[PDB]
RNA sequence: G
RNA sequence: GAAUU
RNA sequence: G
RNA sequence: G
RNA sequence: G
RNA sequence: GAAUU
RNA sequence: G
RNA sequence: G
Repeated sequence: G
Repeated sequence: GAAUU
Repeated sequence: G
Repeated sequence: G
Repeated sequence: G
Repeated sequence: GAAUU
Repeated sequence: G
Repeated sequence: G
């Protein structure tokens, strides 16, 4: 993420 | 992204 | 909760 | 709630 | 929600 | 909203 | 996962 | 991933  | 509380 |  |  |  | 995995 |  |   | 899910599971279970 |  |  |  | 939170917890925990 |  | 």

Overview
This is an experimental structure of RNA, with 16 nucleotides shown. Primary citation: Plevnik et al., Biochimie (2013), "NMR structure of 2'-O-(2-methoxyethyl) modified and C5-methylated RNA dodecamer duplex". Keywords: DUPLEX, (3', 5')-RNA, 2'-O-(2-METHOXYETHYL) RIBOSE, RNA. The structure was determined by solution NMR and released in 2013. The entry is an ensemble of 9 models.